[PDB]
Context: bound to proteins that are not shown
RNA sequence: GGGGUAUCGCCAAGCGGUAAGGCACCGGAUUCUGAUUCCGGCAGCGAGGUUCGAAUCCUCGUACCCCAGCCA
Numbered sequence: 001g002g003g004g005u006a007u008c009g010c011c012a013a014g015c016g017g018u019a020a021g022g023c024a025c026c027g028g029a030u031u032c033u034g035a036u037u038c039c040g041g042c043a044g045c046g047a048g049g050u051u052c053g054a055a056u057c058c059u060c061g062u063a064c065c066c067c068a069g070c071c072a
Stems, first nucleotide, its partner, number of pairs: 001067006009023003017052001025041003029037001045061005
């Protein structure tokens, strides 16, 4: 170069309507397994524009993945 990705510590919703759940995790209750169950506890690359309002839109840059096998 080109093709992709950019939300919690790790995954993952939302696709303009005011941020799901999962795992980790920290409190409390039970438990002849410090388990199990159990309730409670912690958020969208940057900068701009666009809207009444956008994580989902437009633009810039930024990051990180993939592609120079007569591998798949």
Molecule: GLUTAMINYL TRNA